[PDB]
Context: bound to proteins that are not shown
DNA sequence: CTGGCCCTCGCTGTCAAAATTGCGGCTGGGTGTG
DNA sequence: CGCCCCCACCCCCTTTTATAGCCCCCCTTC
DNA sequence: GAAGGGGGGCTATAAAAGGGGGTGGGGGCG
DNA sequence: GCAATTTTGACAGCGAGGGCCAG
C1' cells in the first nucleotide's frame, strides 16, 4: 500500500 | 341512407414502487493485516 | 473451499539373525 | 492389594519373495 | 443512513368507433 482510529483547523 | 344507443376495446395520464447517487478541505499520528 | 468417489503408487504383511535400552506384562513378595 | 521383581515383546538395518491396504492426486459434482 | 431523483410498471380512467335499432 490497505483498512481502522485518534487528532489539529474551520 | 341517416340517426341515436350501448359495447368491447386501445389508449393514457396518474400513481405508485424500485432502483439510483453523492453526502466540506486540509492535516498529522499509531497500528493491524493477508 | 467441500464431500465423496476413482485411480497410480508405496509401505507393511512375513521370516531370518546379531545388538541393547526400553517397556509392558505376569509373578511374587510381604 | 500395592511394589519389587522376572521374562519377554519392541525398536532399528539387511536384503527378497506377492499381494491387500493405505495414502495421495487428481477429480468432477457440488 | 437520507434524499432527492430516475426508471418501470400496474391501475383507474376515459374515447372513438361498432354494431344495433331505430331513423
Nucleotide at each position: 500500500a490497505c483498512a481502522c482510529c485518534c487528532a489539529g483547523c474551520c

An RNA structure, together with DNA, in which 127 nucleotides are resolved. The depositors describe the entry as "RNA polymerase II core initially transcribing complex with an ordered RNA of 10 nt". The entry also models zinc and magnesium ions. The sample was in a buffer at pH 7.5. It was solved by electron microscopy to 2.9 A. The entry is indexed under RNA polymerase II, promoter escape, de novo transcription, TRANSCRIPTION. The 2024 paper behind the entry is "Three-step mechanism of promoter escape by RNA polymerase II". Among the 20 different proteins in the entry, which are not shown, are Transcription initiation factor IIB, DNA-directed RNA polymerase subunit beta and DNA-directed RNA polymerase II subunit RPB9.